[PDB]
RNA sequence: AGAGAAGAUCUUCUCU
RNA sequence: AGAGAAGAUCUUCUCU
Repeated sequence: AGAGAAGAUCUUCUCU
Repeated sequence: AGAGAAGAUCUUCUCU
RNA backbone atom coordinates (compact mmCIF):
# COMPACT_ATOMS: atom_id res chain seq x y z
C1' A A 1 0.00 0.00 0.00
C1' G A 2 -4.07 -3.46 -1.40
C1' A A 3 -7.52 -6.54 0.87
C1' G A 4 -10.53 -8.75 4.98
C1' A A 5 -12.50 -7.49 9.97
C1' A A 6 -14.05 -3.82 13.71
C1' G A 7 -14.69 1.45 15.27
C1' A A 8 -14.70 7.19 15.60
C1' U A 9 -15.85 11.88 13.39
C1' C A 10 -17.85 14.05 9.14
C1' U A 11 -20.57 14.09 4.34
C1' U A 12 -24.81 12.58 0.65
C1' C A 13 -29.77 10.29 -0.14
C1' U A 14 -34.17 7.78 1.93
C1' C A 15 -37.40 5.61 5.56
C1' U A 16 -39.26 6.10 10.58
C1' A B 1 -32.19 11.24 16.37
C1' G B 2 -32.57 5.89 15.06
C1' A B 3 -32.21 2.85 10.93
C1' G B 4 -31.05 1.40 5.69
C1' A B 5 -27.73 2.80 1.51
C1' A B 6 -23.17 5.11 -0.40
C1' G B 7 -18.46 7.88 0.51
C1' A B 8 -14.09 10.80 2.83
C1' U B 9 -10.37 11.19 6.61
C1' C B 10 -8.47 8.81 10.78
C1' U B 11 -7.86 4.61 14.32
C1' U B 12 -7.19 -0.97 15.83
C1' C B 13 -6.01 -6.15 14.33
C1' U B 14 -4.67 -9.71 10.40
C1' C B 15 -3.45 -11.53 5.55
C1' U B 16 -0.78 -10.40 1.02
Record summary:
This is an experimental structure of RNA, with 32 nucleotides shown. Fang et al. published it in Proc.Natl.Acad.Sci.USA in 2025: "Nonenzymatic RNA copying with a potentially primordial genetic alphabet". Crystals were grown from: 0.2 M Magnesium chloride hexahydrate, 0.1 M HEPES sodium pH 7.5, 30% v/v Polyethylene glycol 400.